[PDB]
Context: one part of a larger RNA, bound to proteins that are not shown
RNA sequence: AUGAGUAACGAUAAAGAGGGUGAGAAUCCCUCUCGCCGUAAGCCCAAGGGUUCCUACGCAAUGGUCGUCAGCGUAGGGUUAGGCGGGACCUAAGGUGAAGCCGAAAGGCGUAGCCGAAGGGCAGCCGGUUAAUAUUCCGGCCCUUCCCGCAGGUGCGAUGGGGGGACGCUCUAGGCUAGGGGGACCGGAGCCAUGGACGAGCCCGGCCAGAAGCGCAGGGUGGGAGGUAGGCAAAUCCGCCUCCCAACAAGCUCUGCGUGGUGGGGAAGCCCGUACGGGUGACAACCCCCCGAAGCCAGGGAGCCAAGAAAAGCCUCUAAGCACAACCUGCGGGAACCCGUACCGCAAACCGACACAGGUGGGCGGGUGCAAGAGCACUCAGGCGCGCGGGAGAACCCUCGCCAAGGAACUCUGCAAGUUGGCCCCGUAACUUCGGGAGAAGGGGUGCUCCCUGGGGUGAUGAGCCCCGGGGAGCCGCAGUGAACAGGCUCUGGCGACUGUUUACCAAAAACACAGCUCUCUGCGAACUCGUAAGAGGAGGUAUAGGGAGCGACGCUUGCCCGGUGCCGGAAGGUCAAGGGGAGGGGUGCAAGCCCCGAACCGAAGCCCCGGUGAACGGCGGCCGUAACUAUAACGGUCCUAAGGUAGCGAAAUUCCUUGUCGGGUAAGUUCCGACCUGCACGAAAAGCGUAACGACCGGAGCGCUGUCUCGGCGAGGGACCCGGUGAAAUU
Numbered sequence: 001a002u003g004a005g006u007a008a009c010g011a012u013a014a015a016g017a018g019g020g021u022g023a024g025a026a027u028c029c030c031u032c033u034c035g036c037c038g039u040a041a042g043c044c045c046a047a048g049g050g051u052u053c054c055u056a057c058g059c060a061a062u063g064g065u066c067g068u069c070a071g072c073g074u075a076g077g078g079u080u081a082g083g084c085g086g087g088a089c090c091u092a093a094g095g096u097g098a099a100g101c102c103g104a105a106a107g108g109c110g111u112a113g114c115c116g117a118a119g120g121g122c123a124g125c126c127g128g129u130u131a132a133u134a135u136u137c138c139g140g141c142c143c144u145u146c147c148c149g150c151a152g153g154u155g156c157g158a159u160g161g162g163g164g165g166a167c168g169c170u171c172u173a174g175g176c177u178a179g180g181g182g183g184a185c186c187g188g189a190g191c192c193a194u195g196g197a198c199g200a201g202c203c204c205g206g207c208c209a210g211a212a213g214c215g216c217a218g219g220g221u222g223g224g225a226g227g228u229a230g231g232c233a234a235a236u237c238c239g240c241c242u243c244c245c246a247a248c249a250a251g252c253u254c255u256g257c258g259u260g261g262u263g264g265g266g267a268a269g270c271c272c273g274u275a276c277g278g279g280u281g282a283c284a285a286c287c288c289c290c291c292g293a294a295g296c297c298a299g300g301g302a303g304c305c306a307a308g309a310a311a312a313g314c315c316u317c318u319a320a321g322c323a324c325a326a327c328c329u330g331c332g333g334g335a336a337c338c339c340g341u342a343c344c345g346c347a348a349a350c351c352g353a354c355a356c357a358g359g360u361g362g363g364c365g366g367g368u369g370c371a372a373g374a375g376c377a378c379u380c381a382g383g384c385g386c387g388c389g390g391g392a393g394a395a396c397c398c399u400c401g402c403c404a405a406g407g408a409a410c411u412c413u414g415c416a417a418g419u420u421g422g423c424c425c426c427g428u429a430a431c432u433u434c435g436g437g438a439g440a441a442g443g444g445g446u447g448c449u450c451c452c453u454g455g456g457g458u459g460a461u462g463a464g465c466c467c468c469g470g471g472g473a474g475c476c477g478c479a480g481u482g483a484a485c486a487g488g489c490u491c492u493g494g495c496g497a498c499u500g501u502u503u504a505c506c507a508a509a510a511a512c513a514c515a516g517c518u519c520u521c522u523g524c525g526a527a528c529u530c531g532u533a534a535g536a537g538g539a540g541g542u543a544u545a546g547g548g549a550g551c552g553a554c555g556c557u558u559g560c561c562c563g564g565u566g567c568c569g570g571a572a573g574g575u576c577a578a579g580g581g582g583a584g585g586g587g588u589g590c591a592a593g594c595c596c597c598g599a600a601c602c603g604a605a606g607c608c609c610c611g612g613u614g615a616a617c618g619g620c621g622g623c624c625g626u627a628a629c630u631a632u633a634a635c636g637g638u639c640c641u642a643a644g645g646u647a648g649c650g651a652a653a654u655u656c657c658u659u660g661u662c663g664g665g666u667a668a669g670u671u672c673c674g675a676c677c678u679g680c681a682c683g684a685a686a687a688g689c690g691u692a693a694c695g696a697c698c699g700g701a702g703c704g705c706u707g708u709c710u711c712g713g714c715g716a717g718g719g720a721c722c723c724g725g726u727g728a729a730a731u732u
Stems, first nucleotide, its partner, number of pairs: 001732001008726002015033006034385004042364004048344002052342001053077006062070002082143002084340004089120002094115003100109003124141005144336011155322002160317004168304005174297003179291005185206004190202002192199001207264003213259006220252002222245007230238002265286001269280004305308001350359002366379005388724004396719008405710002409708001414705001422446005431436001433553001447475012476480001488703007495695002500512002516551007528537003554690004559620003564617002566613005573608003579602002584597005621639005648682001649679001660676005
Other pairs, nucleotide, nucleotide, family: 002731cWW003730tHS004729tHH005006cHS005727tWS006728tWH007727tHS008064tWS010354tWW013384tWS014034tWS014385cSS021025tWH022024tHS022068cWS025068tWS026388tWS027065tWW027066tWS027387tSS036041tWS037041cSS038381tHS040042cHS040365tWS040381tWH046345tHS047345tHS047347tWW050051cHS051078tWS051079tWW054131cSS059061cHS059070tWH059072cWW061072cWS063355cWS065388tWS066387tWS071348tWS077132tWS078079cWH081341tWH082123tWS090311cSS091117tWH091310cSS093116tHS097098cHS097112tHS098111cWW099110tHS102533cSS103106tHS103532cWS108534tSS117309tWW119309cWS120311tWS120312tWS129134tWH130132tHS156326tSS157320tHS158233cWW158318tWH160233cHS161231cSS164313tHS165312tHS166311tHH167310tWH173298cWW177293tWH178292tHS184200cSS187284cSS188267tHS188268tWS189203tWS189269tSS193197tWH194195cHS205285tSS210261tHS212260tHS218297tSS218298tWS220253cWW234318cSS249250cHS249251cHS266284tHS268281tHS273276tWS294374tWH305307tHS323325cWS343349tWS344349tSS346361tHH347350tWH347360tWH352356tWS376484cSS395720tHS404707cWH404711tWW407409cHS407706tHS407708tHS408414tHS408415cWH408416cWW408706tWH410708cSS418705cSS420487tHS427441tHS428440tHS429438tHS430437tHS432435tWS433691cHS436692tSS477479tHS497692tWS497693tWS498514tHS502509tWH503507tHH503508tWH510653tWS515552tHS517615tWS522526cSS523542tSS524542tWS524543tHH526539tHH527538tHS527546tWS531533tHS531534tHS551685cSS553691tHS557684tWS558685cWH561642cSS562616tWH563618tHS564614tWS572609tWS576605tHS581600tHS582599tHS583598tHS589591tHS589592tHS614617cHS619643tWS626633tWS626634tHS627632tWH633634cHS633635tHS641643tHS645646cWS647683tHS650677tWS651658cWH651660tHS652654tHS654682cWS655657cHS666668tHS669671tWS672699tSS684687cSS707710cWH707711cWS
C1' cells in the first nucleotide's frame, strides 16, 4: 500500500436557547430553561504522584470531533509553625549487633545495646486576609519546654528498686456533646400571582470559640503505727505479716460538659461588572421545646473463655557523689532548631502503555417518607450532563414493555423469564439429635376522614413537644408496603454431617478442611523439621504433652487370613567388611636382613532363621450330588487355600449382557422411586449401613406462574442506515 472513507469515537445521566468573544464557535465565557448524583457523582485526611497550583500571552502537537478552551506551549508568581505531622522521646515484630559461638572463602547465628511505628508520649482553639498559603500569616483568647535570675520550700540526688503507663471479646447503665426536627417567640429584604387568602400567611435566618472561678456528670485513689529475712547494692519506697481508725468516693486530686472577662460570625432577597466575589439586608436576631449518638466522661459496669504488647514520659525509693551543691513551688526575663505544607487524591494528576465503564485505606456524609437502617424513591449543601455531532425511523442485534386462547406442549434442563415478595395477625405436617423442621404450608390485614379512649418520655405531680396502643362510625378508587427497595412453594432420591476452603484468568463440587475416632513414634539436650555447622523451631511445652499416619458430626457397628511385604521382639545358630592372626609359600641378598602374598581361627550391623503384629502393605475359592408334582436345595461328597467375605447393603456416583424382572408415578417413563438378587466388577476407619439439621451441589415429581413453546405480533430506547468531523484492523 490493501481491507476503507469501512469498524469505531470509551457507559442511554440529556439537552435547548439568548448574549458575548473571536480570522474562525454545537464544543470557550455569561444568563435563562431542562436533566443526572446526593452513604455521592458532595466534603475532609493518608498513600502515591511531583508543578499538574494561581496568573498573563498562546493553539503546531497532546484532547478519539471542534476549540478562541485545557490537566497542553512560553513566562512570571505561589507552599511561612515551639503548639499540625515527622525528627534532637519510647519500645513492637523484625533488623542490626560490642560479648560470644560457628562456617573452605564469601558468610551464618548472636542474651547487652542500637535501629525500627498510622502503637505509647507530647504544649492551639475560634475568626480574618491572598489571584494562589494558612491550627503556619494577622486578630482575640490560651498553653509547652529549656536557660538565667531573684523569693519561699526540701536531705537533694540514678541508665539502679518499686509503682504506673497496662491493654481481650460481647453486652451495657448514668450524665453530657456532635448532629437533627418544631416554634403561635425573636430578626429580615421582600411577596399577594390565576379562582380564594393581608393570614399567629409565604419565604429566609435565629450561632461560634472562649482562660480563672463556679456548677453538673464522671474517672482514678484508703490514712495511721510497728515488724521485715523478699524486690539480685542500698531504701523511709514496694512486697508480706500484725495491730489501730476508714469504708465512705466523705477527702484529695483528674478529665469531660455547661457557664463564663472578652473575641467573632451573622440568610433569603435586591443592587452591582467580573473569569467571581463585593455591597446592602444588620445596631441583624441570635430565644423556647423535642429526638439524640456508634463520639465524650474512660482506666465506667456486667458477662464470658479463646484469657487478652512493650518501653519511655510521669510518681516514688534510696547509691555513689554532693549538702556555698542540687531538686520542688511561685514570679520574672531570655532562648526555642531541623524537614513537610502548592495542587490531585474513588481519580482525566494514584495502580492498570490511553483524559481506560477496572482497582484504591481512614473520617463527615443533611431532610422527608416507606417498621428500622449507611436500604429505597425524591431532594439540601455541593458537584455534574461522562471531549464528536446532525438526521432518519428498513432488516438484524442489544436492553426493555405488553400480549387473545393454551398454558412446559419448549428444551439435555422451566435454561431464561415470570409468579412470590415489606410489615402486623390467625395458622402450620412427616420427622427430629427436642434446638428444630418454620417464613413450613395456607390465609387475612394494610389508604384517608371523623368520634371515643389506654400507656409511657421530657416537663412539676399539668400544657405542650415525642413515642408506643385500643375501640366505634364512615369515605374513594381497578387497585391503599397504590411509586421504589423486599422469598415462588411442595414431595421424594444421591452425596457430603454441619459454618467454612479451593483450581487469581473455563471446574466451588460429592474435592480440601472440620470437631471426633483409632494406630504409631517421643522421658526431654524428647521425637520430628530446617541448617555443612553454630543455632533454631518443637517449647520457656513435659504423655491429659508433642510429632506422624488414616478415617472423618452423630447412631448401630467394623467379621476371618500373619503364608508373602512392612514394622516390632529374639545376650542361640549360618553368613557376613575393615582389623587381629599368622600354618604355609614367594622375591632379592654371602649373609645377618629387607619386601611380598597367605590358610586355620577371632571379628559388627545387615541379611538369613525363630516368633508377634491387619483402624500394618494387603487378601478374603472351584466342581459335582441330594427332599414322595415339577422346581429349588436346609443336607452330602471332593479339590485346593494363608484364610475362602461376617453383618449391613445391592441393576448402585459400583450392573457388561441392560431400557434385567416385577411394582409405583404418566395417555404414554432407556430417567426417577419401591422391590427382587443372576453383586461382569459392594462390603465394614482408601470404613459399612443409617441419620435430624444444613447446601448458589446433583437427580425425579407435582402445584402455582409465565413469549420456553403452539407462533408470533406490536411498541420503546442504544446501534445498525444517511449527512458533517476525526479515522483503525487481522489479512493480502